Overview:
Released in 2013, the model rests on X-ray diffraction data to a resolution of 2.69 angstroms. The RNA has 35 modelled nucleotides. The work is reported in "Structures of coxsackievirus, rhinovirus, and poliovirus polymerase elongation complexes solved by engineering RNA mediated crystal contacts" (Gong et al., Plos One, 2013). It comes from the structure "Poliovirus polymerase elongation complex (r5+2_form)". Protein in the same entry: RNA-directed RNA polymerase 3D-POL.
Context: bound to proteins that are not shown
RNA sequence: GGG
RNA sequence: CCAGGUCUCUCUCGUCGA
RNA sequence: CGACGAGAGAGACC
Numbered sequence: 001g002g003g
Numbered sequence: 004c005c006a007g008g009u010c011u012c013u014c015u016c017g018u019c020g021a
Numbered sequence: 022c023g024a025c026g027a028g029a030g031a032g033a034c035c
Stems, first nucleotide, its partner, number of pairs: 007035008016026003020022001
């Protein structure tokens, strides 16, 4: 990053 | 807002070393 | 070629  | 570790791989910076 | 330092990022395993 995904939540 | 998710632990203790082992090993491995990748990027950047070096110490000592032939 | 040889250990190891730090900054990161990850994978497997226990």